[PDB]
Context: bound to proteins that are not shown
RNA sequence: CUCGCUUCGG
DNA sequence: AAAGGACGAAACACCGTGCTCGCTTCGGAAGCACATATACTAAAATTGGAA
DNA sequence: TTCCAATTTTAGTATATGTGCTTCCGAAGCGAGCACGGTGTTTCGTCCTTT
Numbered sequence: 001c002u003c004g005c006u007u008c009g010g
Numbered sequence: 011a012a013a014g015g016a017c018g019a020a021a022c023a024c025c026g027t028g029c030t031c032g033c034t035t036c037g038g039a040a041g042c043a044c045a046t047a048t049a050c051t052a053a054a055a056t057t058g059g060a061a
Numbered sequence: 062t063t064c065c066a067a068t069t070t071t072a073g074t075a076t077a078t079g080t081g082c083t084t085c086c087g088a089a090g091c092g093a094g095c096a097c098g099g100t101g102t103t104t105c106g107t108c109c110t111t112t
């Protein structure tokens, strides 16, 4: 960097 | 203990091949939703045939 | 020759497989990244037998 995944915020 | 020639192995490129050792093997669909085309089916119309 | 019966033809008309969608930012981080199977080649270390 790309991608996905989660956790948030509102 | 210090040697050294040969042997064995172990670790990293490399190509045939296709991510799964052997060929199998599950489940679940997520819901609301407008297309489809299949199969059916059905009637209606037209043509053949008895009287 | 013409009324009924049978067959076809197409058309329309209901379900049931497909494809298509499902809020606007924003913020961190953790992972893990294409491969791996076996095969070959190269490099290195040490089982004996030798100073």
Base pairs, nucleotide, nucleotide: 001094003092005090006089008087009086010085011112012111013110017106018105019104020103021102022101023100024099041082042081043080046077047076048075050073051072052071053070054069055068056067057066058065059064060063061062
Other pairs, nucleotide, nucleotide, family: 002093cWW004091cWS007088cWW014109cWW025098cWW044079cWH045078cWW049074cWW049075cWW